Source information
The depositors describe the entry as "Solution structure of the U64 H/ACA snoRNA 3' terminal hairpin loop". An RNA structure (Human U64 H/ACA snoRNA), in which 23 nucleotides are resolved. Keywords: loop, syn G, G-U pair, RNA. The 2007 paper behind the entry is "Structural and functional characterization of human telomerase RNA processing and cajal body localization signals".
RNA sequence: GGAGUGCCUUACUGUGGCACUCC
Numbered sequence: 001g002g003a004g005u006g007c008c009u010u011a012c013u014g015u016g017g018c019a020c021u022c023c
Stems, first nucleotide, its partner, number of pairs: 001023008
Other pairs, nucleotide, nucleotide, family: 009014tWW010011cHS011014cWH
C1' cells in the first nucleotide's frame, strides 16, 4: 500500500454499517 472474507437490520425502497486477515 493492494487484495480479501463472514455477519447484523429495518424505519424499511435501501447503494447500507461492522469485526478482522495475508503479505